[PDB]
Context: one part of a larger RNA, bound to proteins that are not shown
RNA sequence: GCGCGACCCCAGGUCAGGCGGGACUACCGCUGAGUUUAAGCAUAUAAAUAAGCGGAGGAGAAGAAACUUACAAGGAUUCCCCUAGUAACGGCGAGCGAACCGGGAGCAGCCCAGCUUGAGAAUCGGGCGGCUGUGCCGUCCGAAUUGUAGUCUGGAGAGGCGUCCUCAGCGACGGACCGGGCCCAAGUCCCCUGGAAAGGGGCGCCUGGGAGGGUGAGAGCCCCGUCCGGCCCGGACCCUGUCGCCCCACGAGGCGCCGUCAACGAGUCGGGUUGUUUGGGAAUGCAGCCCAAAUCGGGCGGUAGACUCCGUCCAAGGCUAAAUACAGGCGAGAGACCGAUAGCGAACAAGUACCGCGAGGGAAAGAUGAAAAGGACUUUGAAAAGAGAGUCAAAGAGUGCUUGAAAUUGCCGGGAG
RNA sequence: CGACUCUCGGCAACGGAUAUCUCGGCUCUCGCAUCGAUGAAGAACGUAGCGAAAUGCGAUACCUGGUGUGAAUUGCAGAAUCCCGUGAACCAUCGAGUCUUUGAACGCAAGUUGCGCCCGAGGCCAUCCGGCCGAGGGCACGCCUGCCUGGGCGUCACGC
Numbered sequence: 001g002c003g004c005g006a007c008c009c010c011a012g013g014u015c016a017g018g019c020g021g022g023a024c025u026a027c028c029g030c031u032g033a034g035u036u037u038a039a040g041c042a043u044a045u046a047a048a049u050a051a052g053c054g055g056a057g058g059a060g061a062a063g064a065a066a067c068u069u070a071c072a073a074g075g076a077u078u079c080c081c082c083u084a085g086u087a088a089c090g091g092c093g094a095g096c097g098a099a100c101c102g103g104g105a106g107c108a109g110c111c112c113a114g115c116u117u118g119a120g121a122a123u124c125g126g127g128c129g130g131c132u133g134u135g136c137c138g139u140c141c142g143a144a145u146u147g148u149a150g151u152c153u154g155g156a157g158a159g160g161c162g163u164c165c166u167c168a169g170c171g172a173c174g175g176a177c178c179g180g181g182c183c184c185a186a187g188u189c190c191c192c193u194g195g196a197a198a199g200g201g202g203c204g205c206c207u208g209g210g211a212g213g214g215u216g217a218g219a220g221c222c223c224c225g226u227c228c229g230g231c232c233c234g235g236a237c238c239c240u241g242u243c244g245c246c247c248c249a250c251g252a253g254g255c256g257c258c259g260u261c262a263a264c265g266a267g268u269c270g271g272g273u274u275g276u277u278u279g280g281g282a283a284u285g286c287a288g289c290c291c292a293a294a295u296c297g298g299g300c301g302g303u304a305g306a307c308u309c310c311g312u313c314c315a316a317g318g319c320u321a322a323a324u325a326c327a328g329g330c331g332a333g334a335g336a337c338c339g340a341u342a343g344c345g346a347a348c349a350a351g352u353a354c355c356g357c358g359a360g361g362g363a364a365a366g367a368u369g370a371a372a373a374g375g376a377c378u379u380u381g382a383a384a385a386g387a388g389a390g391u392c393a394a395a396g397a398g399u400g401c402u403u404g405a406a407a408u409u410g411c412c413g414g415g416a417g
Numbered sequence: 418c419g420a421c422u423c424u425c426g427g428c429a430a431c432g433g434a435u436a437u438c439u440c441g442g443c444u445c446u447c448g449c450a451u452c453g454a455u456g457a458a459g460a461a462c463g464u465a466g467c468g469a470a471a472u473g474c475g476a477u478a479c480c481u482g483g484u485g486u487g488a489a490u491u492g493c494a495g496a497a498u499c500c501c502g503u504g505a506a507c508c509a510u511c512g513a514g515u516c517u518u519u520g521a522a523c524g525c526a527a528g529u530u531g532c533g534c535c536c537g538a539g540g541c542c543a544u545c546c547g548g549c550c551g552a553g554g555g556c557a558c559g560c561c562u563g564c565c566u567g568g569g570c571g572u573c574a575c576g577c
Stems, first nucleotide, its partner, number of pairs: 005572001007569003012564001014563001017560001021452001027055004037044001041091001067074002078105004089095001109319003112265001122148001123143009157261002159258004164254004169245005175239001178234006187203001188219001189202004204221002206210001212224003270291007297314005329449007337442002354361002366438002374401001377388004402436001408430010459519003462475003466493002481513001482511004486506001524532002533556004539550002542548001
């Protein structure tokens, strides 16, 4: 003749998990025309639109100033009105076109990174076991020191001091909102017409109910419903209303002073140039490439530039309701809408039949009767059917059947060439 | 007188206008937020005593179950015990179930019911205490957390 530890990679039908696709109303990202207008046409316009490629939710996106303003200044986002067809932009032509202020709807603000555990990773995942089970507890592996937790976020904050001032949860019953099932006024009295009374006349009744529909013709009272409400069943709820026990702190927070500290996001900002976009005009946003920061510093103050002052805010990380939108989905409610060539293409086995290799294209077609009572039987005929008959208020309403126009046609009668 | 043509009227045809409707359309307004690898939307094939379509459903196949209601379904036929009750129904509603072949479609494919592999309850013999036909069920890809197996002087420590 080794066995190490870590680093970066393997392969696993390893344990456990999450991904893709579908729908289009409204929402987020990209990409992207031309018809057209300019009485021609090329910038411009159509349009930051249609088509194309993707991504979501019940809303989405935006959002808490590196904002506006120039005022006695205001103070997140979104939406409406106004600003305003305005400032601006534009072969300054055709045309295009916001924002601030102001008034409303609705209002809410938060959390990280970094110097700051070092007597101590106080954090987190997984297997397994248990229980009160959307979680908690024990234990064993592992992640992580190339950094999990706690503090802290500029409005601050860490410290120091200080009378002070403030903090724990589960029960019990409910109220609201949500779905469902049931129950609920009064004539079918008398005559006439009619197939049928729901019509007319007489006499009555209900009405917190005369919305609507059905039933053999205009029905409040025949039936379902409608008004007023009553009842029984089941939910989600995390909103508050009261009774019960538990009593919040030496931790944190507020507040009073202090001045010693006081950390704050980098191929990023910012500048050049190119292309696009904008009302943004010495350049509104965005993107490529080049250059490339700062910390008495940085970004703005709608004309490029240097200096003095002044106002203002603090980017390069993240979350965040409500007011808003809604040709899709599901569930409703309405209408000075249409009435079968209208209204959706489709009132009906309609995206059907049918056509096209295909992508695709795409119709026509509703109505017997109150009730099938849908025409037994006889006779002629091969039959279909006819003639009698039967049903019906009616079949001359006879299974493509309410009414049943015109064009055009037959028969009968009349008239003229 | 007639035929033909034209014409007027009556009746009868042809055709589907008009009227009267309407479980349909259109428009506006409101409420709500719910697809999918736990296999969706879509496609296919089946399924009833008598069914082709539509509607419904999935070999439990115009339904099974629960609950509510409370006596039908109906074109014909039949069981009807289903009638003061576990109780009819092309009833309503929804919690329990079933859910063929596909499809993002997932073992490889596809003008193919084509072509593999793995596991395996159940049964047979013994060529073993193994082997034979199995009912059923797996095997796609990328990714995350953990794990297992492994590689390379990439960086080390320690050796030999």
Solved structure of RNA (60S ribosomal RNA, nucleotides 1 to 417; 5.8S ribosomal RNA, nucleotides 1 to 160) from Triticum aestivum, 577 nucleotides shown. Tanaka et al. published it in Nat.Chem.Biol. in 2024: "Boric acid intercepts 80S ribosome migration from AUG-stop by stabilizing eRF1". It holds a match to the Rfam family "Eukaryotic large subunit ribosomal RNA". Its Rfam clan is "LSU clan". The sample was in a buffer at pH 7. The depositors describe the entry as "Wheat 80S ribosome stalled on AUG-Stop boron dependently". Method: cryo-EM, resolution 2.9 A. The entry became public in 2024.